The RNA (P-site tRNA) from Oryctolagus cuniculus has 72 modelled nucleotides.
[PDB]
RNA sequence: GAGCAGAGUGGCGCA
RNA sequence: GG
RNA sequence: AGCGUGCUGGGCCCAUAACCCAGAGG
RNA sequence: CGAUGGAUCGAAACCAUCCUCUGCUACCA
Numbered sequence: 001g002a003g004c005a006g007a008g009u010g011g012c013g014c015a
Numbered sequence: 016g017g
Numbered sequence: 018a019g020c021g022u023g024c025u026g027g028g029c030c031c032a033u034a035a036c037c038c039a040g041a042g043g
Numbered sequence: 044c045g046a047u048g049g050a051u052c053g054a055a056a057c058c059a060u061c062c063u064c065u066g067c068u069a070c071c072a
Stems, first nucleotide, its partner, number of pairs: 010022001017052001024040005045061005
C1' cells in the first nucleotide's frame, strides 16, 4: 500500500 | 427508525 | 439507551465477606 | 452512543469523510 471488521454506564458486552 |  | 460485574446508601452480623432492600452514573 | 457532514418529520443504528485498533493478502521468476 489494498481488503475487512470493531469504537456506547468505572471495566466485558447487547441493541 | 418512534 | 439496557445486561451481568463494579460503585453509593440503608438492612442482617460482635464485625467482614455472602444475602436483602433501593439509588446513581453515558 | 469515537469526531464531522448529509438523507429522514425524527438515527447509536442509514449514507459518506476523518481519528484510532485488529485481522487477511502482497505470487511467480
It was solved by electron microscopy to 2.8 angstrom. The depositors describe the entry as "80S translation initiation complex with ac4c(-1) mRNA and Harringtonine". The 2022 paper behind the entry is "Direct epitranscriptomic regulation of mammalian translation initiation through N4-acetylcytidine". Ions in the entry include magnesium and zinc. The entry has 73 different proteins, among them 60S ribosomal protein L17, 40S ribosomal protein S29 and eL41. It holds a match to the Rfam family "tRNA". Rfam describes the family as follows. Transfer RNA (tRNA) molecules are approximately 80 nucleotides in length. Their secondary structure includes four short double-helical elements and three loops (D, anti-codon, and T loops). Further hydrogen bonds mediate the characteristic L-shaped molecular structure. tRNAs have two regions of fundamental functional importance: the anti-codon, which is responsible for specific mRNA codon recognition, and the 3' end, to which the tRNAs corresponding amino acid is attached (by aminoacyl-tRNA synthetases). tRNAs cope with the degeneracy of the genetic code in two manners: having more than one tRNA (with a specific anti-codon) for a particular amino acid; and 'wobble' base-pairing, i.e. permitting non-standard base-pairing at the 3rd anti-codon position. The family's RNA type in Rfam is transfer RNA. The family is grouped with related families in Rfam's "tRNA clan". NCBI's taxonomy places the organism under Eukaryota, Boreoeutheria, Euarchontoglires, Lagomorpha, Oryctolagus.